[PDB]
Context: bound to proteins that are not shown
DNA sequence: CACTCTACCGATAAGCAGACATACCTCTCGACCCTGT
DNA sequence: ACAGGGAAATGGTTA
DNA sequence: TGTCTGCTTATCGGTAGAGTG
C1' cells in the first nucleotide's frame, strides 16, 4: 500500500 | 344419436430456492494451512 | 527451513 | 424475518377428437 470489522457526527 | 378412451392447451396452486438492508463523512484495530526434500 | 500445489473439513437438524 | 418477487413443477379441469353405435 490493500482488505475486513468495530466505534462515530450528520 | 348416444356413449367410452386417452392426447393435448389452459389455470391452477405449490413448491422451490433467493434478496434486501438509504446517503455524505470521521476514527482505530487485525487479517488463508497441510506437506515434501 | 522454504518451494510448489490448491485443499482443510466437523456433522447437524432446532431456530 | 417475515415477507415477498420471480422461476420451475404437479394438479385440475376442459376440451377435442375419433373408436364405437
Nucleotide at each position: 500500500a490493500u482488505c475486513g470489522a468495530g466505534a462515530g457526527g450528520u